The RNA (U1 snRNA; U2 snRNA; ACT1 pre-mRNA (delta BS-A)) from Saccharomyces cerevisiae has 734 modelled nucleotides. The structure was determined by cryo-EM at 5.9 angstroms resolution and released in 2021. The entry is indexed under S. cerevisiae, pre-A complex, Prp5, U1 snRNP, U2 snRNP, prespliceosome, SPLICING. An Rfam search finds the family "Yeast U1 spliceosomal RNA" in it. From the family's description: U1 is a small nuclear RNA (snRNA) component of the spliceosome (involved in pre-mRNA splicing). Its 5' end forms complementary base pairs with the 5' splice junction, thus defining the 5' donor site of an intron. There are significant differences in sequence and secondary structure between metazoan and yeast U1 snRNAs, the latter being much longer (568 nucleotides as compared to 164 nucleotides in human).
[PDB]
Context: bound to proteins that are not shown
RNA sequence: AUACUUACCUUAAGAUAUCAGAGGAG
RNA sequence: AGUCCUACUGAUCAAACAUGCGCUUCCAAUAGUAGAAGGACGUUAAGCAUUUAUCAUUGAACUAUAAUUGUUCAUUGAAGUCAUUGAUGCAAACUCCUUGGUCACACACACAUACGGCGCGGAAGGCGUGUUUGCUGACGUUUCCAUUCCCUUGUUUCAAUCAUUGGUUAAUCCCUUGAUUCCUUUGGGGAUUUUUGGGUUAAACUGAUUUUUGGGGCCCUUUGUUUCUUCUGCCUGGAGAAGUUUGACACCAAAUUCAAAUUGGUGUUAGGGGAGCUGGGGCCUUUCAAAAGAGAGCUUUGUAGAGGCAUUCUUUUUGACUACUUUUCUCUAGCGUGCCAUUUUAGUUUUUGACGGCAGAUUCGAAUGAACUUAAGUUUAUGAUGAAGGUAUGGCUGUUGAGAUUAUUUGGUCGGGAUUGUAGUUUGAAGAUGUGCUCUUUUGAGCAGUCUCAACUUUGCUCGUUCCCGUUAUGGGAAAAAUUUUGGAAGGUCUUGGUAGGAACGGGUGGAUCUUAUAAUUUUUGAUUUAU
RNA sequence: GUGUAGUAUCUGUUCUUUUCAGUGUAACAACUGAAAUGACCUC
RNA sequence: GAGGCUCAU
RNA sequence: ACACAUUUUUUGGCA
RNA sequence: GGACGGGAAGAG
RNA sequence: GAGACGUCGCGACCCUCGCA
RNA sequence: GAGUCGUUCUUGACUU
RNA sequence: GGUCGCUUGAUGUUUCU
RNA sequence: UCUUCCCGUUC
RNA sequence: UGGUAUGUUC
RNA sequence: UUACUAAGUCUCAUGUACUACAU
Numbered sequence: 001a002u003a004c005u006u007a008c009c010u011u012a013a014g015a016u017a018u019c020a021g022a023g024g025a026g
Numbered sequence: 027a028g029u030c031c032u033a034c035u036g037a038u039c040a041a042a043c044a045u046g047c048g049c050u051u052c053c054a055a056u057a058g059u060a061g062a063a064g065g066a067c068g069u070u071a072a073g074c075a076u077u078u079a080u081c082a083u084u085g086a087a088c089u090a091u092a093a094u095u096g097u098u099c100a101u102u103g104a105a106g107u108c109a110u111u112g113a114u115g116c117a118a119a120c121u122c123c124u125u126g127g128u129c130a131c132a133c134a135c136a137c138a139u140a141c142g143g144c145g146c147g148g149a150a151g152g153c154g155u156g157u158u159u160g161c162u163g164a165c166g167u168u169u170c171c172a173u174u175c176c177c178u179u180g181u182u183u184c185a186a187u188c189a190u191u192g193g194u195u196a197a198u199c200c201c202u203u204g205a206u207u208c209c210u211u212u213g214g215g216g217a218u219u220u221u222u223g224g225g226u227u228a229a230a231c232u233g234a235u236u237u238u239u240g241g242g243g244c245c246c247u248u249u250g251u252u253u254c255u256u257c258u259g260c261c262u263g264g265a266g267a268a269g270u271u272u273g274a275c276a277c278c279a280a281a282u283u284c285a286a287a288u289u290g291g292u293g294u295u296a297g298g299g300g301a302g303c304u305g306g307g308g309c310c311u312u313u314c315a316a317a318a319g320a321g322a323g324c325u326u327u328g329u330a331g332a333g334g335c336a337u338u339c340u341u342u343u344u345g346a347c348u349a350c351u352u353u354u355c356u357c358u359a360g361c362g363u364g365c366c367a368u369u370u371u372a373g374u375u376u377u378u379g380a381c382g383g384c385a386g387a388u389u390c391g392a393a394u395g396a397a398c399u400u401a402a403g404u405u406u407a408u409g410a411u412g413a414a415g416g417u418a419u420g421g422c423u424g425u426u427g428a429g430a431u432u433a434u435u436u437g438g439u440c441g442g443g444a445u446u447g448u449a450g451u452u453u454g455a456a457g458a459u460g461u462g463c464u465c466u467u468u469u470g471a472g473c474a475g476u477c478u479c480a481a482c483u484u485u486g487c488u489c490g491u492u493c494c495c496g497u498u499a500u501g502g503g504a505a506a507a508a509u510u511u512u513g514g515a516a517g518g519u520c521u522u523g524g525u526a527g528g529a530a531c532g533g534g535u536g537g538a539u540c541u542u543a544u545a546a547u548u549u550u551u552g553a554u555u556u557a558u
Numbered sequence: 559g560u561g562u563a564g565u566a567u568c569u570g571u572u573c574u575u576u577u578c579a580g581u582g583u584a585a586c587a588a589c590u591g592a593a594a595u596g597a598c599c600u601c
Numbered sequence: 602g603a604g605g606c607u608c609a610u
Numbered sequence: 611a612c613a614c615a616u617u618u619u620u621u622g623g624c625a
Numbered sequence: 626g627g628a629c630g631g632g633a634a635g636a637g
Numbered sequence: 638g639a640g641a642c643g644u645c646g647c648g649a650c651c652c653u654c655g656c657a
Numbered sequence: 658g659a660g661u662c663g664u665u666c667u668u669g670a671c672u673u
Numbered sequence: 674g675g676u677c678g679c680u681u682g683a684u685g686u687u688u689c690u
Numbered sequence: 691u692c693u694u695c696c697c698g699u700u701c
Numbered sequence: 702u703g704g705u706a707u708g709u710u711c
Numbered sequence: 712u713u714a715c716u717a718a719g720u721c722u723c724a725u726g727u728a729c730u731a732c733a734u
Stems, first nucleotide, its partner, number of pairs: 003709002006706004012542005017038005022032004039160009050150004062125005068120003073116004081103002084100004127146001161537003165532004170528002174301006180244001183241004189235007199225003204219007245264002254269005273295008302525004307520001309518009321489004328482002331479005338458005345452006353444002356441001364439004371433007379426006388414004393408006461474005491505006560733001562731001564729004569724001570722001577592005594610004598605004626701001628699009638689001640687006646679004651675002659672005
Other pairs, nucleotide, nucleotide, family: 001711cWW002710cWW002711cWW005707cWW026027cWW049151cWW049152cWW054061cWS055128cWW056058cWS077112cWW078110tWW079110tWS081104cWW083101cWW088096cWS090095tWS109112cSS164533cWW165533cWS181243cWW182242cWW187237cWW188236cWW200220tHS203221cWW228229cHS246248cWS246251cSS251260tWS251261tHS270273cSS281287tWW282286tWW306521cWW308519cWW319508tHS326484cWW326485cWW327483cWW330480cWW336460tHS336475tSS337459cWW344453cWW351446cWW352445cWW355442tWW358362tWW369434cWW370372cHS384416cHS399402tHS418419cSS466468tHS491507tWS497500cWS561732cWS563730cWW568725cWW571721cWW572720cWW573720cWW582587tHS583585tHS627700cWW658673cWW666667cSS674675cHS
C1' cells in the first nucleotide's frame, strides 16, 4: 500500500467599484 | 415602463509595478574607554514615611441606644488567601540585556530672505506622473507564446613581470597636402618636415583588464573559522573538488528487538559584480502635425450677419439739465494770493543709487627696483598695464540720475452747496406730422428705412518679421517665414528594476470584500462617567 | 662368441708466427710470401 | 692491454 | 790482423 | 840521568 | 877533512837606464 | 819571445 | 843577469888518509 | 876521531 | 453523488 | 623484467654405428 466492516456528517444565499451618454436584445 | 451586454466612450475611486518632487522624521565616540531609545518579570532594598491582620453566646467586673459593640481572660459555633522580610507613596546610585551606516572626505569660520538640506545609501511617511487590471491564488487545456549565461565564496591599496586593446614620438615605409630643396616640357617626379588626416610594424611613453609574487592597513563573532549543500582541510591561514527547483542536502518521530532499511513532516537551495534583452525616469539632437507671430492699421465698392431706434414743430410744464433774480452759508465775497499739472531752469532735502579718488597698507596678477632685514615677511615705487564700488568691520571727497517741495520755462482754475420764481432744451401727456408692410385705442411697437460694428471682396496710403525686385524715400511679390509650446517617430548619454514564467477559457475551485438573515442572551447597534 | 683392411658419427680437449701484402672468400675462413731493433709518455 | 701527424739505424 | 830480432814495451843486465 | 842531530871553541 | 873540474846562489865599490 | 804586413774591431803569413 | 868576492853560499863526478 | 858548553826530540 | 476517523488480511 | 640463439677448427681419449674382406 491494496480488499472489507463499523462511528459521524453530507453543504445560508446573491454579487465582485461608482456616475453620465450612445448602440443592441421582448 | 422594467432588466441584461458592449476588447463602447468620458469622469471619480481602489490595487499592483515603476518613477520624481533642492519635500517630512531618524540612522550611537573612537582626536574615547563613552552614550541615545525600551526595560530588568536586577541589586543596594527588611531603603525612608504611613496603614490594616475575623464575628457571635456565656462566665468574673464593666463603658452602656445593637446581634454586651469598648477593656483582661477563656469554652463553643460557620467560612477562615498566602502575604507584615507584606501593601501604597517617595527618591538616588550601580550593574546587565535588544536596536542602529557604529558610513565617504575634512578637525575646517557661517548666518535676518537665520543658516550654501548641491554625498553614497537605508528605515518610516506625504505629494505628483506614467503603464496594466477592476479582489487574488492553485488545477487542466491551448492543434499558445516562451527557451541566456560568465566570474567570485575575506576586502582594499602599493610595487615588480607576461599578454591584450586605445592614443603620442621615429626608423622599412605608403596615399593626399601647407612648406624647404633638386631635376624637368604649362604638368609631374625624388627626399625632408612622418605638417595635415589614414594604412604597415612595434623601439620609447601613458589609461584600463588579467597570471604570479612581495609589503602595508582592517576584518575573521564566519563562535560548525564563511552559513547554498556535500567531502577534504585551516591560524607557520583566509584553500581545494563536485552539484544546484518535477532534483538535491540536513534534521525530528516511530513499529520492524544492534547497526542498517521503510513511512510521515520540518527547514535550506544564498550574496556581490559583469555581457545580452526588456520596462520606466531625466537631458540633448533629427523629422512630421497643430496654435500664436505669420503681417497688421486705414480711405472706396458690392454682398449679407448681428444690434439699436425711424423724423420735425407746437401746447402742458409731469421728471431732469443749463442761465438769470432774492436770501443764507462757505477756500478770502472779487483781482491777486491760494490750489492742480510738472519743467529739473534753479534752490533746499533724500538715495544698502552708481562712478572715481583720499585717509587703515588701497590691494591683488610677489613681475621688477629700493629700504628694514641671513632668508621669509612688511612698507614703498614702476600705479592704470588688467581686475576688485570706495574700502569699511569709524568716515570722507567730488561727478551724475531719480523721488518730494517752491519759484520759474508755463498753463488751467476762482466760485460751489441750501432757498425762491422766470426763460431755454428734452422726457410723462394732446394735436399736426413723417414713405410703405405686420400688430394696434393711440403721441403708437417690429420689418423695408437709417445708423453703428464684425466676416468675405477690391482698390491705393502708412507701419512692419525675413528674402528678392522696382529702390535703399518707399512700394511690389514670395516665404505667407527665423523663432516659442504641445503630441507623435528615431538616435546618443546619465540612473534604476526584472531576467523564467506569462496570455485566454473552464469551474457542483480555495481564500478575501459588500448586502440580507443579523437593531433581541455570543462580541458589532450598549446597563462601566457610580449618581438614589 | 671371431680376424683382416677401411668408413662414418658423438663427446671430451684446445687454440696454433704479434703484424704486413697477395690469392681466396658473400665477408670470413683458409692458403701463399717477408719480418725489428732501440728509446720515451698516460691510463 | 689501449693510445703516438713520436724519433733513429 | 797485429804491438819477443838493431831507434822505444817483451831489457846487457846482474854484482 | 841516558841516546840522536845541529852550532861554536881546543887538541892530534 | 881538504885538493881539482865543473854547475846555480848573500853582498857590491860595479856594469848598465828602461813597458814591453 | 821579438819585428814587419794583409784584413777588420781581433787574427793568418814570413823572417831570427 | 855578466864580472868580482863568501869576510868561513849550495851541489855532484874523482883520488888519497 | 876525542873532550867541554849551548839548543831541539825521545824514554 | 462523497468526506473524516478506526480495526483485520495480503 | 632475462626481450628469446649457441656449437665450430686442432689435439689426444672415450660413445656408437657401418662398409668391403676371411674362417